[PDB]
An RNA: 38 nucleotides with solved positions. It was solved by X-ray crystallography to 1.7 angstroms. Keywords: siRNA, trinucleotide repeat expansion, RNA.
RNA sequence: GGCGGCGGCGGCUGCUGCC
RNA sequence: GGCGGCGGCGGCUGCUGCC
Numbered sequence: 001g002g003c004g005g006c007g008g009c010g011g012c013u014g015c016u017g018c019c
Numbered sequence: 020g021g022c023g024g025c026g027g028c029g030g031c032u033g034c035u036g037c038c
Stems, first nucleotide, its partner, number of pairs: 001038009011028009
Other pairs, nucleotide, nucleotide, family: 010029cWH
């Protein structure tokens, strides 16, 4: 340096439901 | 506009297998 697997925090956003 | 469910795309940070 390459190719994978998993977590925590935050942003924008499609659909759908409720209020 | 908010909250729930299912997704899309960026940001930050950590764990990890192989080469």